[PDB]
RNA sequence: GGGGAUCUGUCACCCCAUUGAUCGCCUUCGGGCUGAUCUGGCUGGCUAGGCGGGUCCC
Numbered sequence: 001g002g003g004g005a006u007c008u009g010u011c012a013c014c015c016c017a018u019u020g021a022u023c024g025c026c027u028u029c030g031g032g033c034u035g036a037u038c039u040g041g042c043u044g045g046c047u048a049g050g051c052g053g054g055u056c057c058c
Stems, first nucleotide, its partner, number of pairs: 002058010013045002015041003020038004024033003
Other pairs, nucleotide, nucleotide, family: 009048tWH012040tWH018021cWH020034tWH027030tWS042045cWH046049cWH
């Protein structure tokens, strides 16, 4: 290297926020919907999605 497991760093991949922006959509016109593109969030992370790393098993 192979077949696996487990942990971990990181990434708009996941999650959260309109108690952020604009846009869109619905509306009983009071509002509703993180839907789109962004933005902010790790004392947010999955019985870890991508990439890297550590350890272990055969």
An RNA structure (7SK RNA) with a sequence from Homo sapiens, in which 58 nucleotides are resolved. An Rfam search finds the family "7SK RNA" in it. The literature on the family includes a 2002 paper in Curr Biol by Blencowe, "Transcription: surprising role for an elusive small nuclear RNA". Rfam's curators write: 7SK was discovered as an abundant small nuclear RNA in the mid-70s but a possible function has only recently been suggested. Two independent studies have found that 7SK RNA binds the CDK9/cyclin T complex (known as elongation factor P-TEFb). P-TEFb activates transcription by phosphorylating the C-terminal domain of RNA polymerase II. This process is negatively regulated by the 7SK RNP. The secondary structure of 7SK RNA shown here was proposed by Wasserman and Steitz on the basis of chemical modification and enzymatic cleavage experiments. This family contains a number of annotated pseudogenes and 7SK derived repeats. Released in 2017, the model rests on X-ray crystallography data to a resolution of 2.2 A. Crystals were grown from: 30% PEG 1000, 50 mM Tris pH 7.5, 50 to 75 mM NaCl, 50 mM MgCl2. Primary citation: Martinez-Zapien et al., Nucleic Acids Res. (2017), "The crystal structure of the 5 functional domain of the transcription riboregulator 7SK". It comes from the structure "The native crystal structure of 7SK 5'-hairpin". The organism belongs to Homo, within Eukaryota.